[PDB]
C1' cells in the first nucleotide's frame, strides 16, 4: 500500500532550475490481519 495505523523507499510524474543539483506526489511495497 487494496482497506486502515505503524515504517522504509525517489530528478517515477510534476515543480524551481546553472537541467548540474535541490524538492517531491497520486499511487504502489514491508509488519500488524492477508500477501
Ligand atoms: N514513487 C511514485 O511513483 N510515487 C510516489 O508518490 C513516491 N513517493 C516516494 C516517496 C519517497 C519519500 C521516496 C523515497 C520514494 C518515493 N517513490 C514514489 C518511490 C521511488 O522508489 C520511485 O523512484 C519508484 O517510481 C521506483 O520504482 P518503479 O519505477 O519500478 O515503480
Nucleotide at each position: 500500500g487494496g482497506c486502515g495505523u505503524g515504517u522504509a523507499g525517489g530528478a517515477u510524474a510534476u515543480g524551481c532550475u546553472u537541467c548540474g543539483g535541490c524538492a517531491g506526489a497520486a499511487g504502489g511495497a514491508c509488519a500488524c490481519g492477508c500477501c
Shown are 35 nucleotides from a PDB entry: RNA. The work is reported in "Molecular recognition in the FMN-RNA aptamer complex" (Fan et al., J.Mol.Biol., 1996). It is bound to flavin mononucleotide (FMN). The PDB entry is titled "SOLUTION STRUCTURE OF FMN-RNA APTAMER COMPLEX, NMR, 5 STRUCTURES". The entry is an ensemble of 5 models.